Solved structure of RNA (RNA 3D nanocage), 258 nucleotides shown. The 2021 paper behind the entry is "Structures of artificially designed discrete RNA nanoarchitectures at near-atomic resolution". Released in 2021, the model rests on X-ray crystallography data to a resolution of 3.21 angstroms. The depositors describe the entry as "Crystal structures of artificially designed homomeric RNA nanoarchitectures".
[PDB]
RNA sequence: GGACGCGGUAGCGAAGAACCAUCGACUGCGACUUAGCGAGCCUGCCCUGGCAGUGGGAGCCUGAAGCAGGCACGGGCGAAGAACACUGUCAGGUCGCUGAGUCGGCGUCCCAGUUGAUGGGGAGCUACC
RNA sequence: GGACGCGGUAGCGAAGAACCAUCGACUGCGACUUAGCGAGCCUGCCCUGGCAGUGGGAGCCUGAAGCAGGCACGGGCGAAGAACACUGUCAGGUCGCUGAGUCGGCGUCCCAGUUGAUGGGGAGCUACC
Numbered sequence: 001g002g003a004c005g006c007g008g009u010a011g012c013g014a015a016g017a018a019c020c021a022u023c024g025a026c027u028g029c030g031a032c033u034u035a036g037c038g039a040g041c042c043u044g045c046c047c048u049g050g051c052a053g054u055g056g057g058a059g060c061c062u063g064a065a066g067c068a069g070g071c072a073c074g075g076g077c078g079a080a081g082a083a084c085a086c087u088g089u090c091a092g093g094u095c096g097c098u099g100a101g102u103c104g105g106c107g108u109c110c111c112a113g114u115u116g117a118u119g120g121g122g123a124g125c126u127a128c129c
Numbered sequence: 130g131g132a133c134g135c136g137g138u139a140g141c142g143a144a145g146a147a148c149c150a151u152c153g154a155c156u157g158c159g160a161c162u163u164a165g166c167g168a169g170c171c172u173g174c175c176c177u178g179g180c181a182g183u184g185g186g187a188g189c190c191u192g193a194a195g196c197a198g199g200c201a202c203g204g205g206c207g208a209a210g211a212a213c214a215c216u217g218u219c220a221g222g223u224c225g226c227u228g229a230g231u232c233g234g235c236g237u238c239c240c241a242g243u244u245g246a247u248g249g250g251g252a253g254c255u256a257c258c
Base pairs, nucleotide, nucleotide: 001239002238003237004236005235006234008128009127010126011125012124019120021118022117023116025114026113027112028111029104030103031102032101033100035098036097038095039094041199042198043197044196045195046093047092048091049090050089051088052087054085055084059077060076061075066174067173069171070170071169105135106134107133108132109131110130137257138256139255140254141253148249149248150247151246152245153244154243155242156241157240158233159232160231161230162229164227165226167224168223175222176221177220178219180217181216182215183214184213189205190204192202
Other pairs, nucleotide, nucleotide, family: 013123tSS016123tHS017122tHS017124tSS018121tHS020119cWW024115cWW034099cWW037096cWW040200cWW053086cWW056083tHS057081tSS057082tHS058078tWS058081tHS059082tSS062074cWW063073cWS064072tWW065169cWH094194tSS105258cHH109130tWH146251tHS146253tSS147250tHS163228cWW166225cWW179218cWW185212tHS186210tWS186211tHS187207tSS187210tHS188206cWW188211tSS191203cWW
């Protein structure tokens, strides 16, 4: 770690649990992209990114850190205008689930998990591991 | 995913691989505490947890998370004194790993991984999946 009992906690279950058979779909380990849902509501604020535009006129980002600095090695961006500021506007922040995908060298076969349907079965199952 | 084949490889292997057997020890999943190493170095500040002293005199934590307030729900905790404030002091915050300890209600059986010794066995095995 996996089951069997022995006890507790919170939910679910006769609008039919565990389990068995058949058909069908998806996931198993590692990383990421896109979209949606949910996490009781309201207000205010902050941060990140995008779009347009204005001001601004030399540095900025990543590796790299709780944030922000100093120089060191490397990569990248920058007057064809970097940082920052302002105005209007959109998505997001943390967690988890569902679904569709990409990569992780390729190929092959079976074993499990989720979920849908049919047909049996007849009270237990999940979470706090 | 568990295995097998092909391929790129990197190592181990008769100074004895796989596997099997006897006996013993640690572990599996998750969280926390404490100690340590690396992530270039220097240095400052901010923040979180915990301890003590002094104030303070009812909230606080968790499932609602970017941060706080108002308004509702459920669980836990708090006058054996919460939030908050000051002072002293310790560890930290990001990535990955090692070692030890505690807890996660108990009992039984089985499985897997590692390690120590021994015996058998005799061509392969581990890692990048």